An RNA: 16 nucleotides with solved positions. The entry is indexed under GU wobble base, GU tandem motif I, RNA. The structure was determined by X-ray crystallography at 2.21 A resolution and released in 2022.
[PDB]
């Protein structure tokens, strides 16, 4: 950067 | 948006 997941 | 755990 993206994918999936958590958080603020 | 930002942090973060995998993976790409």
């Nucleotide at each position: 950067u993206c994918g999936u997941g958590c958080g603020a």